Method: solution NMR. The entry became public in 2007. The RNA has 18 modelled nucleotides. The entry is an ensemble of 15 models.
RNA sequence: GCUGAGGCU
RNA sequence: GCUGAGGCU
Numbered sequence: 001g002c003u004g005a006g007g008c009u
Numbered sequence: 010g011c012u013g014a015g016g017c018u
Base pairs, nucleotide, nucleotide: 001017002016003015006012007011008010
Other pairs, nucleotide, nucleotide, family: 004014tHS005013tHS
């Protein structure tokens, strides 16, 4: 850095 | 959509 849980909205 | 666990790296 990608991603993307969840939370958030 | 934000976020950003983790994975990846």